[PDB]
Keywords: 55S mitoribosome, Tigecycline, antibiotic, RIBOSOME. The RNA (12S rRNA) from Homo sapiens has 928 modelled nucleotides. The sample was in a buffer at pH 7.4. The entry has 80 different proteins, among them Small ribosomal subunit protein mS26, Small ribosomal subunit protein bS21m and Large ribosomal subunit protein uL29m.
Context: bound to proteins that are not shown
RNA sequence: AUAGGUUUGGUCCUAGCCUUUCUAUUAGCUCUUAGUAAGAUUACACAUGCAAGCAUCCCCGUUCCAGUGAGUUCACCCUCUAAAUC
RNA sequence: GAUCAAAAGGAACAAGCAUCAAGCACGCAGCAAUGCAGCUCAAAACGCUUAGCCUAGCCACACCCCCACGGGAAACAGCAGUGAUUAACCUUUAGCAAUAAACGAAAGUUUAACUAAGCUAUACUAACCCCAGGGUUGGUCAAUUUCGUGCCAGCCACCGCGGUCACACGAUUAACCCAAGUCAAUAGAA
RNA sequence: CCGGCGUAAAGAGUGUUUUAGAUCA
RNA sequence: CAAUAAAGCUAAAACUCACCUGAGUUGUAAAAAACUCCAGUUGACACAAAAUAGACUACGAAAGUGGCUUUAACAUAUCUGAACACACAAUAGCUAAGACCCAAACUGGGAUUAGAUACCCCACUAUGCUUAGCCCUAAACCUCAACAGUU
RNA sequence: CAACAAAACUGCUCGCCAGAACACUACGAGCCACAGCUUAAAACUCAAAGGACCUGGCGGUGCUUCAUAUCCCUCUAGAGGAGCCUGUUCUGUAAUCGAUAAACCCCGAUCAACCUCACCACCUCUUGCUCAGCCUAUAUACCGCCAUCUUCAGCAAACCCUGAUGAAGGCUACAAAGUAAGCGCAAGUACCCACGUAAAGACGUUAGGUCAAGGUGUAGCCCAUGAGGUGGCAAGAAAUGGGCUACAUUUUCUACCCCAGAAA
RNA sequence: CGAUAGCCCUUAUGAAA
RNA sequence: UAAGGGUCGAAGGUGGAUUUAGCAGUAAACUAAGAGUAGAGUGCUUAGUUGAACAGGGCCCUGAAGCGCGUACACACCGCCCGUCACCCUCCUCAAGUAUACUUCAAAGGACAAUUAACUAAAACCCCUACGCAUUUAUAUAGAGGAGACAAGUCGUAACAUGGUAAGUGUACUGGAAAGUGCACUUGGACGAAC
Ligand code: T1C
Repeated sequence: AUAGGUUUGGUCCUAGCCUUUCUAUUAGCUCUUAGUAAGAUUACACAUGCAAGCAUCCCCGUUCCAGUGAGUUCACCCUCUAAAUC
Repeated sequence: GAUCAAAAGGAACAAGCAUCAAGCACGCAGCAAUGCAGCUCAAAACGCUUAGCCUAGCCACACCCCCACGGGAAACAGCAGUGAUUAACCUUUAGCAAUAAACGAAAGUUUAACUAAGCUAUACUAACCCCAGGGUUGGUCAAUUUCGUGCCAGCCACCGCGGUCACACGAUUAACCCAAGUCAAUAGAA
Repeated sequence: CCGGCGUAAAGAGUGUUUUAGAUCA
Repeated sequence: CAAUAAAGCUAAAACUCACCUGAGUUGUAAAAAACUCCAGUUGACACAAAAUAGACUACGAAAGUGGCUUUAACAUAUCUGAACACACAAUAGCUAAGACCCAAACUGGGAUUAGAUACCCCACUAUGCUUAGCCCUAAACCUCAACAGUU
Repeated sequence: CAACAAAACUGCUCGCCAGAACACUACGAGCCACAGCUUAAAACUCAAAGGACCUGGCGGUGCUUCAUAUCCCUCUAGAGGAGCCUGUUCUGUAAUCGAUAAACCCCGAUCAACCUCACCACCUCUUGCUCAGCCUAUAUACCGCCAUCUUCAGCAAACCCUGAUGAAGGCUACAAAGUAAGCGCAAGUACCCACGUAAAGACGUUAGGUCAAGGUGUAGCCCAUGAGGUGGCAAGAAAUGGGCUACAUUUUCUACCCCAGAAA
Repeated sequence: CGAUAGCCCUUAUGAAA
Repeated sequence: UAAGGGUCGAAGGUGGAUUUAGCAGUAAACUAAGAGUAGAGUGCUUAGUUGAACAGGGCCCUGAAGCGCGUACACACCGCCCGUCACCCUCCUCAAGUAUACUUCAAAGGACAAUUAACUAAAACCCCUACGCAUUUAUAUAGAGGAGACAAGUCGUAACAUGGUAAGUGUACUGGAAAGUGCACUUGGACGAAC
C1' cells in the first nucleotide's frame, strides 16, 4: 500500500515478524547474434612500457587535464579586494 | 571600468550519541598605558562516533609525519598491466583523423585528456533455424503424477511438513512463472 | 512520525520558575 | 467540619503494687508447652493508642489527617510550565540518646508433618513511641495530567 | 461507543510511550545513600508476548434443596484370618494368544487327557479341501457385536431474533423472542396387576474391548509366516482376585421329613 | 467339632484316566 | 477327568486396617432343573421353599440439582506451573597482571642581525629545540559471575479455584529451593447483597 500470512480451543483489539513490488552487487546453474551505456574490493605493494611539450636561444607550459574517497562542515550568499582576460 | 575569481570580514551548511552536562579563558572597553570579568551552554556549548557532499557538478587528498625547512624513505589514488587481498578479478590496442589543453606570428608539433577498437549477461535496445535454461508447484502465491523413505533422509521467507497411502523430502512425470537469463544471499527504497 | 497513555508500552509520588507558549484574563 | 506545627491535658482499657479470697490460670478444631512471684473483686496508676459520633465526605500539593484545649496558620485577582533546580514525601530501614503497656520480624520452646527452616500455641527482641539527623522508596493507583468547555 | 471498566468528546499545554524477554539488569554519572537510590543499555534468543471476552471443564467453590441401600448415623449377612476349587501375577518350561482402575481377574471357555490347538519338538507336502492360503502386522484403517457414563435426560434438521450483523446467546403464564420435524426418556409391550421386575436408554465420551467369531483395507509371506503326521506343553521358594466348606451347641449323627434317641 | 484335600480299592466315559 | 467306598482324622478357637451386598417374598439359609461333553467346574443360567432386621434423623462427611462466584486449565486438575542442585550450548559482564594496536604532544618556546656601495647601478643576508612502556581508546584474560536457549534428571509444591494460609507492592529479617514472617499500602480477591 487495494493489501496479505502468522499469537488463540475460539473471538475481538493492540502489536512485532514476514510476504507481494522496484533496483544494485555477489554466488550457483546455464548462455545465440548485433548495437550502445557502464565496468578493481583495498588511501595495500608495485616489474615493465607510455602519459609534457613548444620554441630563432627568452620565456610560456609541466600549478591544468586525468585519478581517488583517506580526511571532512575550506563548497553557498553578501562585503571587500589581489593574481588573471579584455 | 567589464568579466573571472583568491586571501580577509559577516551570514549559512551532514547523521547518531545527553550514559558526552558543563566548556576552562573560550569576553568587552581603551590611541596606548591598562581596566572591568566576563564569554558558549539543556532553544544542546564542549566531546565521541559515522560519512566524501547539496552531483551541468563541487570539496578534499596526491606514499607517511594535518603542513615539509626537516625526517622516514624511495612512493602507478595517470593509462595498460601484476602481486598480496576480497563474495567482488576489463587489453601490458591504435591514432592525434575529430574535439579540448600547452606553445608559436606561423604553417604546425605534443598529449594513455580524448577519439576510435579489445574484454565482460551489469543494464538498455533490436533480432535469431540450428541454440532454453533457471526456479517453483501445502497456505500466503500461479502451478504434481506415481514410486522410494518412514520424526530417518531431508525441506522452510513466515506459518509449518516428514514417526508406513507425504499435493511440503528425493527420484519421476506433468504443470506454472519468467525467460538469455533464472534467481540464493546481501544491501537499499524504510 | 498529525498515533496513543483506565486494563495492551505510556499522566513519570507531590507541589512551585526564567525564557516562553496558549486564548481559557 | 478530620490540614500543618508547638505546648498542656485525659475518658475507656492495660501494666504494676496492696489487701481479701480461691486452687488452679493460660491455650484450642483439639492439645502440649508455658505460668502457678497465678487467678477473681476492689483501690491507686501512662512518655502507649485514640469506642461511639462516622448512615457524616470535610481539610491538605501529595504523603497524609477523625480524644480535648489554646497559640500560630491553610501561596497566586489569567492559565500551562523545572528529569539542568528548590521544598516535601506512607511504611520499612540506618545513627545517637531516652520511654515501655501492648503488638511483633528474628530466635527459642510446644504442636503438626514424610520433612515443616511455615500456617496453629507460648515466650521474648529489633521495630512501632519521643528528640536530633539521615535514607527518599510503595499496587506513592481513584493505575484515569493542569486549565477551559460540551452532551 | 472495539471489549471490559468509572458514557463520549472538543480547545490548549506539558510529561510520557513505540514487539516480547534480556532488564526495578550491566556500565558511566550523581547522591550524608556503601547488601542503597535515581538515571539506564547492548549482545545472544524468540514469532510471539499482551489486553478484553465466548464456551466448556474444573474448584480441599458459596447458598438452598436433596440422596436412602447411599452420603452419614443407623440394620442384616459376608470378604479380608483357615483349608479346598478356580482365574491372574511372578518364577519355570522347547513350549499359544486376547482381557489387564471403575468398565481385567470361574474373563473369550454355557469349559484344553488325544481332538480342541492357533504352542513347542521332530519328520514330511508343493498349483495346496479352495480360480490357493496365512490364527502374519496394525482394534491407532474398519464393518460386526459390546463395555462405560446411563442407578442420565438430553441430541436436534430447518427457521427467526438478540449481540453496532464477534466467538456466541435466546429465561419470567399477572410472561421480556423463541418456533420446531426427528431420535431418546416417557408411552405402548413380556412376566402375576395400573405394582415391581424385565426389556429399553439417543448424540457423544474413553483412538475403552476383540484383524483370534467371521468378514476385511493397508503392508507382508508363498521354500513358508502356508499344509499334514507323530509325541510333549497346563509345575510351584511365593503372591493375589472370586467362590465353596468350616471353626460346632439355633451344633453333630440317625429315624422322621420339624412333639424322638444320642453326641458334646 | 472340621478336607468337595492326600494314599488305596472299585466303577462310569473314553482307543488311551 | 468324574463317581462311590475305604482309609485318614490336617491347619483350624468366627478373622485387624479396609471392604462388599441387600428395601421384602429382598437380604439370609435350603432344594431342583437346564446349557455344554463321549466324560466334566465348588463355575454359569434358571425354577422353587422357609423367611428376617432397619426404613427416621441430619447436611458434619461424599456426591447430585437450581442459581451464583472464581479461573494463568482447554489432550480440559491424572491440568498448568516456580525455583534451587546437576549436565550442556550461545552470548555478555567483572577482574590482578601482561601483551598488542590506536589517539594526542608544536594550536609551543627561547633567537639572531641591523653591513657594503653609489662617473649608470648594485652586492651580501641562510637560528634552535620536541619522543616517554608519557597520554588516549579498544582488543586478548589467571580467575569470578550473569542471562538466554535446549524431546523425555533430582528435591519440594510457591503461583493459577477462597490453589489448600487470597494474591501482590515497598522494605526488613530469615530459609536447600520455590519462599516464610513482620509493618504499611493496593484490589489486578471475596464476603453469599430485604428482614
Ligand atoms: C500405526 C502404529 C501401529 C505405529 N500406531 C501405534 C499406536 O500409536 N498405538 C497406540 C499407542 C498408545 N500409546 C503408546 C500412545 C496407546 C495407549 C494405550 C493405553 C491403554 C491402557 N490399557 C492397556 C490399560 C489404558 O490405560 C487405557 C484405558 O484404560 N482407557 C487405554 O486407553 C489403552 O487401553 C489404549 O487404548 C491404548 C492404545 O490403544 C494405544 C495405541 O493403540

It was solved by cryo-electron microscopy to 2.9 angstroms. It is bound to tigecycline (T1C). The PDB entry is titled "Cryo-EM structure of the human 55S mitoribosome with Tigecycline".